[PDB]
Order: sequence, then C1' cells, then structure tokens
RNA sequence: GGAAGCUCUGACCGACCCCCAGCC
RNA sequence: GCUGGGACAACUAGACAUACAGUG
RNA sequence: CCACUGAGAGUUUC
Repeated sequence: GGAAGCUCUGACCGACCCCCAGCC
Repeated sequence: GCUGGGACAACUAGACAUACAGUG
Repeated sequence: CCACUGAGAGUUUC
C1' cells in the first nucleotide's frame, strides 16, 4: 500500500426516500 | 409538509449546484 | 464560466 469490517476526524455545501423526536 | 437529529457518508470531489486543490 | 483529475488517521484478520 490493497480488501472486508470496526472506531475517530475534516472550514463551507449535499434534496427526495429510510429511522427518531416535536409541530399534531 | 415543516423543525431538530441520525443514517445515506472518508462518499461518483462525493444526486444537481456551490466550496478547496492541481492541470489546461 | 468550461473540461479533466485529486478523498484522511488509527487498529484487527488475511
């Protein structure tokens, strides 16, 4: 360095669907 | 549908757009 | 504005 899985971090951005809480 | 979060997610530079870097 | 490219650290088992 690769693969599977696990933990952690990354200024700003990431809809719908899925899950939780609230609005009900 | 709206609000808060999780997952999506170390991710097709990450649905589209936008942010960063390099080249042209 | 356009095109293309670029994705971390720490542990296990192979």
This is an experimental structure of RNA (RNA 2; RNA 3; RNA1), with 62 nucleotides shown. Crystallisation conditions: 36-42% MPD, 50mM MES pH 6.4-6.7, 100mM NaCl, 100mM LiCl, 10mM MgCl2. The entry is indexed under MTR1, methyltransferase ribozyme, ribozyme, RNA. Bound small molecules: guanine (GUN). It comes from the structure "Crystal structure of the methyltransferase-ribozyme 1, 2'-Selenomethyl-Uridine modified (with 1-methyl-adenosine)". It was solved by X-ray diffraction to 2.85 angstrom.